The PDB entry is titled "Cryo-EM structure of the Cas12c2-sgRNA-target DNA ternary complex". An RNA structure (sgRNA) from an uncultured archaeon, together with DNA, in which 114 nucleotides are resolved. The sample was in a buffer at pH 8. The 2022 paper behind the entry is "Structure of the type V-C CRISPR-Cas effector enzyme". It was solved by cryo-electron microscopy to 2.7 angstroms.
[PDB]
Context: bound to proteins that are not shown
DNA sequence: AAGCGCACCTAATTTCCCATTTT
DNA sequence: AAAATGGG
């Protein structure tokens, strides 16, 4: 600084390129 | 900020969703 | 059913 | 009002092997 | 509570992760 | 390359 809204597992998708060089 | 190189492993999470449980109304 | 309270 | 929470380029990434010593844990007895 | 058997889970130790030069 | 060891 605007910006989002019960709260935990478990499975499923799905995102994760996170480093360097030159000027 | 351009332009080019790097293919992205492990784990955690984030996003959405399914079931269960718990809390309020 | 509903959920920031 | 609220607080609750997030704002990083989402974070971390030293492997392997062998040991030891501890803790838990289910079982039976006294 | 304890004792013992028979498992898992964690925390600590220790040590390696050469270079140089010949054959 | 593969074998030795030097130097700490």
């Nucleotide at each position: 600084u605007a910006c989002c809204a019960c709260c935990c597992g478990u499975g499923c998708a799905u995102u994760u390129c996170u480093g360097g060089a030159u000027c | 900020g351009a332009u080019c190189c790097g293919u992205a492993c492990c784990u955690c999470a984030a996003u959405g969703u399914c079931c269960g449980g718990g809390c309020g109304c | 059913g509903c959920g920031a309270c | 009002g609220u607080u609750g929470g997030g704002u990083u380029u989402g974070a971390g990434g030293g492997g392997a092997a062998a040991u030891u010593a501890g803790g838990u844990g289910c079982g039976c007895u006294u």